Description
Keywords: RIBONUCLEIC ACID, G:U MISMATCH, RNA. An RNA structure, in which 16 nucleotides are resolved.

[PDB]
RNA sequence: GGAGUUCC
RNA sequence: GGAGUUCC
Numbered sequence: 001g002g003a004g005u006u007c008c
Numbered sequence: 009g010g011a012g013u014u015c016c
Stems, first nucleotide, its partner, number of pairs: 001016008
Other pairs, nucleotide, nucleotide, family: none
């Protein structure tokens, strides 16, 4: 910095 | 939009 993903 | 987290 970009995805994936859990919660809010 | 923030946190946690997996991969790069």
It comes from the structure "TANDEM GU MISMATCHES IN RNA, NMR, 30 STRUCTURES".